Context: bound to proteins that are not shown
DNA sequence: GGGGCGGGTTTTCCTCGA
């Protein structure tokens, strides 16, 4: 020590269960470092 | 004397209940 002066709107709770990005496919066909 | 070419991905699905 004021329209001040005094007070909790606090207490309990899962976003939890379930499902292979899987199947085909050749980098390959030519080239002496030579006298 | 420092190469060349042809090929560069197609499908099915796209949440369901209290």
């Nucleotide at each position: 020590a004021u329209u001040g002066a005094a007070a909790g709107u606090u207490c309990u709770g899962u976003u939890u269960c379930g499902a292979a990005g899987a199947a085909a496919a050749c980098c390959c066909g030519c080239c002496u470092c030579a006298g």